Released in 2025, the model rests on electron microscopy data to a resolution of 4.01 angstrom. Shown are 95 nucleotides from a PDB entry: RNA, together with DNA. The PDB entry is titled "Activated Elongation Complex with IWS1 and ELOF1". Among the 22 different proteins in the entry, which are not shown, are Parafibromin, DNA-directed RNA polymerase II subunit RPB7 and RNA polymerase II subunit K.
Context: bound to proteins that are not shown
DNA sequence: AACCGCCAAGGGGATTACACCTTTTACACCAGGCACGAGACAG
DNA sequence: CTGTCTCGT
DNA sequence: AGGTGTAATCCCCTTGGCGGTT
C1' cells in the first nucleotide's frame, strides 16, 4: 500500500353561500 | 348750507337641501373566480 | 409557415 | 336606513348716504 454516504420546514388570495355559540 | 326721511347695502342670522358615516363577537365548511383578443417578427 | 411575442379594451 | 356636517338663498337692523323741505 483502491472510496462515497451528506437530505431537512414547503404554504395561494378574494368573493359569495350555508352552518355553530 | 342743515335736518328728516327713504333707499341701498352690510352682515349677521335663519332656515332648507345635499353629502357622509355607521350598522355584535368569534367559529367550521363549501365552491368559484383568478382577462383575452390579435398583430408583428425570426430558423 | 409555425413559434414566439406583445398593445388595447 | 337613520341622523349628524356643509352650502345654498331668504331675510331684517342699522348704518352711509342723497333727496326734500327750510
Nucleotide at each position: 500500500u483502491u472510496c462515497u454516504g451528506u437530505c431537512u420546514c414547503g404554504u395561494g388570495c378574494c368573493u359569495g353561500g350555508u352552518g355553530u355559540a